[PDB]
RNA sequence: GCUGAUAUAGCUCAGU
RNA sequence: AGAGCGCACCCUUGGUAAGGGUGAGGUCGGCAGUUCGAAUCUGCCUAUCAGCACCA
Numbered sequence: 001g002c003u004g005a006u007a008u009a010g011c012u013c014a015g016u
Numbered sequence: 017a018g019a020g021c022g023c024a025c026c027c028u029u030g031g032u033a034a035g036g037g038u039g040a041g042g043u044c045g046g047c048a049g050u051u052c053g054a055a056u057c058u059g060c061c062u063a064u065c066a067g068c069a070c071c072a
Base pairs, nucleotide, nucleotide: 001068002067003066004065005064008015010021013018023039024038025037026036027035045061046060047059048058049057
Other pairs, nucleotide, nucleotide, family: 008013tHS015017cSS015044cWW015055tHS018042tWH022040cWH028034tHS029033tWH050054tWS
């Protein structure tokens, strides 16, 4: 520098 | 636009803890552009991590 995921109320995890 | 531990008020043994009801607490990671509505679409982007590049 890509490819991908973590973006979640006080803090974690769900909602194309 | 949510659920669980806090948190608050109640409730509950005769009493804590268990357990039950309702309430506040969220910018929805940020900024653009969609479409009735689309935190429930896409363009740049700040971030952490895994694997993969580059480094005169």
This is an experimental structure of RNA (tRNAThr) from Escherichia coli K-12, with 72 nucleotides shown. Entry title: Structure of T. thermophilus 70S ribosome complex with mRNA, tRNAfMet and cognate tRNAThr in the A-site. The organism belongs to Escherichia coli, within Bacteria. The work is reported in "Tautomeric G&#8226;U pairs within the molecular ribosomal grip and fidelity of decoding in bacteria" (Rozov et al., Nucleic Acids Res., 2018). Crystallisation conditions: Tris-OAc, KSCN, PEG-20000, PEG-550mme. The structure was determined by X-ray diffraction at 2.96 angstroms resolution and released in 2018. An Rfam search finds the family "tRNA" in it. The entry also models magnesium and zinc ions.